[PDB]
Context: bound to proteins that are not shown
RNA sequence: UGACUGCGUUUUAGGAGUUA
Numbered sequence: 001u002g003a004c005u006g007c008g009u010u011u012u013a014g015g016a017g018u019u020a
Base pairs, nucleotide, nucleotide: 001020002019003018004017005016007014
Other pairs, nucleotide, nucleotide, family: 006015cWH008013tWS009013cHS
C1' cells in the first nucleotide's frame, strides 16, 4: 500500500482487527 471482516457514522464519521 492493497484486499478482506467486524463494529460505528441520520447528533453524518470513521476507526479497529485479520491478511499478502
Solved structure of RNA from Mus musculus, 20 nucleotides shown. Crystallisation conditions: PEG 3350, NaCl, Bis-TRIS. Released in 2016, the model rests on X-ray diffraction data to a resolution of 3 angstrom. The 2016 paper behind the entry is "Roquin recognizes a non-canonical hexaloop structure in the 3'-UTR of Ox40". The organism belongs to Mus, within Eukaryota. The entry also contains Roquin-1, not shown here. It comes from the structure "X-ray structure of Roquin ROQ domain in complex with a Selex-derived hexa-loop RNA motif".